[PDB]
An RNA: 25 nucleotides with solved positions. Crystals were grown from: 15% MPD, 0.2M magnesium acetate, pH 6.5, VAPOR DIFFUSION, HANGING DROP, temperature 298.0K.

RNA sequence: CGCUACUGACGCG
RNA sequence: GCGCGUAGUAGC
Repeated sequence: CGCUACUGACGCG
Repeated sequence: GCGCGUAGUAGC
């Protein structure tokens, strides 16, 4: 530095 | 129920 999944008393919609 | 940005967790 990347791909995928999920989460959020977070930012915009 | 969702997109993007962001943070974390997991797999790769």